[PDB]
Context: one part of a larger RNA, bound to proteins that are not shown
Molecule: 25S rRNA, nucleotides 417 to 1453
Organism: Nicotiana tabacum
RNA sequence: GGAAGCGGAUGGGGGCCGGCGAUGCGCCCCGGUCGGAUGUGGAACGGUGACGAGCCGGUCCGCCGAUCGACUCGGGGCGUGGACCAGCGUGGAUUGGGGGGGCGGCCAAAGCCCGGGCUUUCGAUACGCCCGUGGAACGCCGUCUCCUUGAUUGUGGUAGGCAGCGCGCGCCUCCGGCGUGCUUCGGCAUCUGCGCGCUCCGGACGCUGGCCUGUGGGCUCCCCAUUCGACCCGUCUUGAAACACGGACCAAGGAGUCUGACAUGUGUGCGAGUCAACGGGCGAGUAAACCCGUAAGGCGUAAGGAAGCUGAUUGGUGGGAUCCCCCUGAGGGGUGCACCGCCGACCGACCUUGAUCUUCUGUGAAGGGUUCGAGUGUGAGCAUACCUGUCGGGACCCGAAAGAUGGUGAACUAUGCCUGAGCGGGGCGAAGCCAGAGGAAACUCUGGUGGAGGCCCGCAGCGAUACUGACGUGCAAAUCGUUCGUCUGACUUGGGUAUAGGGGCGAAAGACUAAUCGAACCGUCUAGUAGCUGGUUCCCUCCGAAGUUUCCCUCAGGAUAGCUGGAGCUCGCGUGCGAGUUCUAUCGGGUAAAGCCAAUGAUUAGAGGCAUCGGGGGCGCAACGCCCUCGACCUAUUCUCAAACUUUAAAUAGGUAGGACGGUGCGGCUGCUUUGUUGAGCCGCACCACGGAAUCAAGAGCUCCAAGUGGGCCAUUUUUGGUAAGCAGAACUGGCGAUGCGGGAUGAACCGGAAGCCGGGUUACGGUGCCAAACUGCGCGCUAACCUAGAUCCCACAAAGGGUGUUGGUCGAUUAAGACAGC
RNA sequence: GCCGAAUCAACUAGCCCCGAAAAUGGAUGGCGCUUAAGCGCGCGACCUACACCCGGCCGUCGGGGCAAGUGCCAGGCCCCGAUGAGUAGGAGGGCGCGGCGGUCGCUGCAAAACCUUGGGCGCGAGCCUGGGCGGAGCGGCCGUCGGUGCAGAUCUUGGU
Numbered sequence: 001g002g003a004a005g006c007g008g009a010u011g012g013g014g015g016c017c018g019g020c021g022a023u024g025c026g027c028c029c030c031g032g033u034c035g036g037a038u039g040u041g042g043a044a045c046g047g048u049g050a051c052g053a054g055c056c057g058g059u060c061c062g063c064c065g066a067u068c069g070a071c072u073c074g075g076g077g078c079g080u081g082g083a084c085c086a087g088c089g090u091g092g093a094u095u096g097g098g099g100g101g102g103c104g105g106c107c108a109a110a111g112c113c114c115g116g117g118c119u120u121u122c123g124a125u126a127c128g129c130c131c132g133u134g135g136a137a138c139g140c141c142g143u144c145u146c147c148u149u150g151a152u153u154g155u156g157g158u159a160g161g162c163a164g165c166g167c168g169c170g171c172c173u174c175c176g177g178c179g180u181g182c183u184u185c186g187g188c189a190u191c192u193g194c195g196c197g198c199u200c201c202g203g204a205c206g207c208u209g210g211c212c213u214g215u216g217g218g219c220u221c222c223c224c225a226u227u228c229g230a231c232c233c234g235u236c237u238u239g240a241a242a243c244a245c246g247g248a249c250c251a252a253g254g255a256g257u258c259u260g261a262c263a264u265g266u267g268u269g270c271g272a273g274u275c276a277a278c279g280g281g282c283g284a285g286u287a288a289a290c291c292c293g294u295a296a297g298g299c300g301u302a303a304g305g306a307a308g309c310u311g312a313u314u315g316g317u318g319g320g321a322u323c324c325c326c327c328u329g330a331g332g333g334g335u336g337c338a339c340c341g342c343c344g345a346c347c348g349a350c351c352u353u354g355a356u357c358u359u360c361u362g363u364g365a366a367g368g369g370u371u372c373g374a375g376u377g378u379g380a381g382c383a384u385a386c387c388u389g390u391c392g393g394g395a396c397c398c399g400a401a402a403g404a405u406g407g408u409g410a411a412c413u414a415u416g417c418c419u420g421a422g423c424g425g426g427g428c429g430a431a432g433c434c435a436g437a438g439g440a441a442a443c444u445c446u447g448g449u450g451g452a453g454g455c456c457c458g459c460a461g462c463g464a465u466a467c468u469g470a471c472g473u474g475c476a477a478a479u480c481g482u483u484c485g486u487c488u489g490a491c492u493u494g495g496g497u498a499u500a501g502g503g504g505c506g507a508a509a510g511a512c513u514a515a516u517c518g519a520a521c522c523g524u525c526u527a528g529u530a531g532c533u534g535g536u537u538c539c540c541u542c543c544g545a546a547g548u549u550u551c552c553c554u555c556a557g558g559a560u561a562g563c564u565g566g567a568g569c570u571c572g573c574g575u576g577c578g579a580g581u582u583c584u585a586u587c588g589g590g591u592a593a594a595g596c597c598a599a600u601g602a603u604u605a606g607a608g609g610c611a612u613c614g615g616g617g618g619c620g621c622a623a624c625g626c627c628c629u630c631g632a633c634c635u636a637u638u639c640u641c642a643a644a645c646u647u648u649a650a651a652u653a654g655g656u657a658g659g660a661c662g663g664u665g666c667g668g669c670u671g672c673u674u675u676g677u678u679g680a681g682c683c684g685c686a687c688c689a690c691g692g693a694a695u696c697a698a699g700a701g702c703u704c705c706a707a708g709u710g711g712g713c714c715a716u717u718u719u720u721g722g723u724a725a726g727c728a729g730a731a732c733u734g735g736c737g738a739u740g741c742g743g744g745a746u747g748a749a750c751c752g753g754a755a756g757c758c759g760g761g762u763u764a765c766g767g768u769g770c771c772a773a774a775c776u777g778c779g780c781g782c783u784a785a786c787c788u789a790g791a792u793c794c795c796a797c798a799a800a801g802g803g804u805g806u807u808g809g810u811c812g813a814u815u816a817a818g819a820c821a822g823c
Numbered sequence: 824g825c826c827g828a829a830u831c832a833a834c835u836a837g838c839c840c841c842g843a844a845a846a847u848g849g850a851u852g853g854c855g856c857u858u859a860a861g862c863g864c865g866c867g868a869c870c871u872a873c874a875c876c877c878g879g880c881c882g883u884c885g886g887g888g889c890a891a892g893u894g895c896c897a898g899g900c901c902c903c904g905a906u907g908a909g910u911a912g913g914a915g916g917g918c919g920c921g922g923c924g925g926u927c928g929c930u931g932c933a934a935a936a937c938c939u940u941g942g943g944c945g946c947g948a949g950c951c952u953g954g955g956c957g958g959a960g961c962g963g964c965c966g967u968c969g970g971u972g973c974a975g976a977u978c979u980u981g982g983u
Base pairs, nucleotide, nucleotide: 006229007228009226010225011224012223013222014221015219016218017217020216024080025079026078027077028076029075030074031073032071033070034069035068039063040062041061042060043059045057046056047055048054082212084210085209086208087207088206089205090204092153093152094151095150096149097148098147099146100145101144102143103142104141105140106139112135113134114132115131116130117129118128163199164198165197166196167195168194169193170178171177172176179191181188182187232247233246234245235244248983249982250981251980252979253978258393259392260391261390262389263388265386266385267384268383269382270381273299274298275297279292280291281290303310304309315343316342317341318340319339323334324333325332326331345376346375347373348372349371350369351368357362396535397534399532403525404524405523406522407521408520414499415498416497417496418495419494420493421492422491423489425457426456427455428453432449433448434447435446436445437444438443461486462485463484466482467481469480470479501517503513504512538917539916540915541914542913543912548561550559551558552557562709563708564706565705566704567703568702569701570700571699578696579695581694582693583658584657585656586655587654593648594646595645600642601641605637607635608634609633614630615629616628617627618626619625662688663687664686665685666684667683668682669681670680672679712736713735714734715733717731718730720728721727741752742751743750756880757879758878759877760876761875762874766870767869768868769854770853771852775867777866778865779864780863781862782861790856801841802840803839805838806837807836808835809834810833812831813830814829881907882906883905884904885903886902887901888900889899918972920969921968922967923966924965925964926963927962928961929960937955938954939953941952942951943950944949
C1' cells in the first nucleotide's frame, strides 16, 4: 500500500491569549496638604406627628476653645500577603485487599496421643470396639473483635449543635485505693450536677516547593499520527447501508394561509342584560379618536306541540367544603355553598279524569300516568381577543388521462375542379393492305407491308423490396450506399380553386388533415377533481400511541369506540369509596386425562350353550328321524378407538363476599300484600359499632377539546389448513415496530439489560491460546478422525442401519476332580 | 493324551468411524489446537454493559422556609426527597428574520453587509467580541403584527 469523510482520547507541530498570572494590606517614625466639639449664631431642609404644636435630626457657612483625624500624598522600618501547577501530612465519605485474636455449634465434631480391657487378620501382620468428667492440636459453619494497606473524591460555607468522654469542684501511700444501692460475685446508665476542655462528633484542612514576560502556562482554534468506534441521507415500509425510489455541486426563492359559520378552553368588560362604528353629531384642518338606541334590531331573558293552542305552586333526602360551640376520640352538636346519587312537585305533547259554572262548548273542585320534552323548581348571558378542531371556499405546496366554450389552419398531406408543363433507346408484332404457291372446288398456305397494347427490357421522372448494410448524442427528429418496382398511363408534376374538427378527406392503413390524429391546433372555464405519488423550513424540555371493535359499493379510504396530549375541576395525607396480587368462605365449567369390562358410534379373537324356522357331510325313500362342520343367535370374556361420543373428570383460568352505605330495639306511612297493622319496602327515635383477612396504595374521583392510528410483524406454550415452507390463519403473554447499550463473529425479534453529562466500585449474559480485556490456572476421565475429527439455545441440518475401534455396565455359560487354540 | 490360567456368548450406551454426492476459492469467525486451545463434569482467581451501589453536576416532579418586612427581578432566594428511552402525535419555555406603537442608544474618530487556523458565552436554536474590508446607515428593550426559519419535492431561476 484497492475511497474519502466522521465519533471519542491523547500526542507532535503550528496559531492565538497578558483580566495568560499578583505585588497589595496592617502597624509605626519623619515631612507636605485638607479638615477637625457635645459651645455659640446664620442659610435652607428633613423624620415623626395631623403636608399643626411638641420632640428628634442631618448639610453648608462664621467665630472662642480643643490639638485630633484623613489622604489612591512622598520617604524610612516591622509583619503579612497573590494566580496556576506539583509533593507531602493529618483526617471525612465511598471502596477493593492483607494479617491476627476471642466465643459458640457439631456424635456436646470426627480423628490423633496417654493409659485399662475385649477382638485376632491375606493388600497378612490389619480392621478394629468401649472405659476415663484422661491430653494437645485441628476441620467446617456462625458470631464478636484488633491491626494494617492501595484507589476516587471534598459537594456546603452566619452553627461549637447533637453523641460520647476527660480535668477541677474530696482524700490517700497515685500501673491504683476509699461512699450508698442491685448483682450472674465478673460487674451495673444506682447515685451521673456544674465550669473548663477533648473526639472516629451537623460534607478538607495544613505545610513545602516550582513559576510569573521565559525554550514558561493555557487553549474550546488549525494540520496531522496513533488505539478504539464508525455502512448514505430523505422517504414509503413489518422490515433500508440495500441489487427500493430522489439526490452531480452552490446561491436565492420554496409549501397549514386568509375569510365565513360553529364548538371547547383561556384573558378582558359589563351583567338580566349585553352590543352605537346601518346611520347620525363631530373631530387629530381630520379613513383615527370621541359621543348618540326613539316602543330599532341581534342574542339572551320560557318551554312543550305537526298544528289549533296552552304555558312552569316555587322541593325533600344521602354524601359533601367552610365556619361556630363542647371535649381533645378515626369524637359530638349546629352550619350544609359547589358538585353527584335518589325521589317528589310544576309547565307542555299524549292518555285518563270531572263537582260547579257556561255564551253548549268552553271552564275546571277532586284525582291521576312503567308514556314523551333540546322544560320549571330565585336567572347567566352579551360583546370582544387568541390557540386548537370540523366544514365551504384554489384551502399546506406541486401533479392526470379527461370535459366544456370560443376561435385558427388544406404553405405538409387526402380528394374533386380549372389552367399549364414533363416522360431515351430497344423487344414482341393485333387489325387494315400488297404479292405469290397448292387445290377439281371449297378453301388452305407462304413472303412482305403496318404498328395495336391500362404488353415486355430499360434512361429521366415517380416509388421504396432486401442487406433486417452504414448511421443510430447522425449530414439528417427518416438521411446515406448497393439492390429493387413502374415507366404513354387508373402516368408524373407546378400554380389557381373547393372541402375544416365529431368536421373534412380517404382505390380503406383508423390513413391523412403544417414533425400534432382511435378526434388537430390556439385562448379561456382553470390554481379543473384525485380515497393516489412526492415534498412540507429553528432549539431544548415534558407526556406519549395505534395496525384492534362496529358501520359504510366498505377492502390503498372514511366515520365510530379503544389507545394519547392539553386543560383543568372536586377532594385527601394514610383514618385511604383503590389494586392485571394472594388468603378465607362460597359458586359455575366439560378442555387435558380417562372410559367402552357404562349410553351413541367404530372394532379383533376365541370360549360355553341353543332352534318344528340357515349353508353342508354321513347314516336315510321321507321323517317335527339321529351324529358332526361352518354360520347366524344367547351368555360370560377379549384386542384396539372418537374434533363434530361419553358416566367420571383435573391443572390453569372465571364469578361473588370479607362492616361506618353495619347491627339491635321501639314508633310511624301505604292507594301494594295477607284470613289476619300478615308481610314488603320506606321513614323517625335510642344504643352499640378498635375500623373487622394479608400486602401495597410516587393518592382517588369527575369533566371538556382534540391529535395520530385503524397494512403490522416476531417468540415460548396452546392450536387450524397444508407433505412442507423464512406458507396461510387463530388464543394468552411478551417483544420488534417507536430502542439505543453488553453478549450470540455477522443479524428487528435470541440471552442480558433498557438510557440525563461524569469519577470510583461491582456485576448480568458471555468469556479468560493469539486476534482480544481476563489462567496455555488447579483436577478427573473419554476421543485419535489415512472423510476437512470436534468445538456451545434461536442457528444456520442429517436419518434408518452398521463396526472384532475403544471405554464403562447388565444377564448368562466353562474352568485347578485342570477353561479355550496348537501339538 | 501332553501343554497351563483364564475363556465363550448376547445385550446395553458414551466417544470415534462407515452410511454422507454440486457446481468461483473459503470458512468451529480466522489462525491454529491432540500433557487440546475437542467432549462431559468439577474447583479457585480473574475479565467484561449506558445494568446495580457511593459521589458530583443538569433538567423534571413533589414538599417546605422567608413581613407589625434591617425589605423582594416573592415571576425572587434558600432548603429537602424521588426520578430521566422514545417514531406518529400533543404541549411548554426559548432562539432567529422583517414591519408598526413606544422607549434607550450607536454611527465619516467609520453604520449595514461580507471575510477571518483571533477569542469567549450557552446543552442548543444562537449570541458577544478582536482584526480586515466596505463607505452610509444601524441596533438593544417592552408590546404588537407578518408573504418569518430549508438538504431534499425527477422542486424554480441563475451560476459552476